[PDB]
Context: bound to proteins that are not shown
RNA sequence: CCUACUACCUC
DNA sequence: TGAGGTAGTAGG
DNA sequence: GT
Numbered sequence: 001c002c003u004a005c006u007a008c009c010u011c
Numbered sequence: 012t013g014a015g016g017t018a019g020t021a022g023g
Numbered sequence: 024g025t
Base pairs, nucleotide, nucleotide: 001023002022003021004020005019006018007017008016009015010014011013
């Protein structure tokens, strides 16, 4: 740096 | 499959 | 390195 996922919020 | 943000970890 |  990019992706992935996850959590937490928000409308 | 509602979808956007800020975050932490897996992984290159 | 286990």